[PDB]
Context: bound to proteins that are not shown
Molecule: U5 snRNA
Organism: Homo sapiens
RNA sequence: ACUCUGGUUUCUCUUCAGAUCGCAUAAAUCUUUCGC
RNA sequence: ACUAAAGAUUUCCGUGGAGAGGAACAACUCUGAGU
RNA sequence: CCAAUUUUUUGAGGCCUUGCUUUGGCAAGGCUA
Numbered sequence: 001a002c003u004c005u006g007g008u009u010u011c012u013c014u015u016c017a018g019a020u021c022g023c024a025u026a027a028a029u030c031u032u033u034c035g036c
Numbered sequence: 037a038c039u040a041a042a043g044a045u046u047u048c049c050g051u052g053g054a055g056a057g058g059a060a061c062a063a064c065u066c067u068g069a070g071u
Numbered sequence: 072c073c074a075a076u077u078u079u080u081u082g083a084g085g086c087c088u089u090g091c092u093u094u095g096g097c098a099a100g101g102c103u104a
Stems, first nucleotide, its partner, number of pairs: 002070003006066001007061011022049001026047008084103008
Other pairs, nucleotide, nucleotide, family: 002071cWS005067cWW017019cHS022024cHS034037tWH035036cHS037040tWH092095tWS093095cHS
């Protein structure tokens, strides 16, 4: 130098996920510890 | 025990991976394969 | 797009002796080129 899959965008469902699932960070409960 | 640490569980804030379904417009750049 | 050294554009073919002859010639050596 000629043919044939695998396309991208978006929506939703299911499942796994210890991956900085998150180059960020809250709440609750129980136990434990010395405070008081 | 807001002004405190440890251990554990759980709930929220919202992700990644895979699969399935829907609909939108692109169809061979690339990944290659077949030459 | 690759014939003149180093691989794919040839030092290439012919002679003699010895063992077996699968009587086609094979194996080794000495040559001529």